This is an experimental structure of RNA (RNase P RNA P4 stem), with 27 nucleotides shown. The depositors describe the entry as "Solution structure of E.coli RNase P RNA P4 stem oligoribonucleotide, U69A mutation".

[PDB]
RNA sequence: GGAAGACCGGUCUUCGGACCGGCUUCC
Numbered sequence: 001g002g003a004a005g006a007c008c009g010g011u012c013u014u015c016g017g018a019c020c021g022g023c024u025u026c027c
Stems, first nucleotide, its partner, number of pairs: 001027005007022006
Other pairs, nucleotide, nucleotide, family: 006023tWS013016tWS
């Protein structure tokens, strides 16, 4: 310094897709 995660809700929207927060690990 950041992701992911046992999972939850939700904004944008061409409906496809991205993503934020609660809590924890790891380099």
The entry is indexed under Ribonuclease P RNA, Ribozyme, transfer RNA processing, P4 stem, U69A mutant, metal binding site, RNA.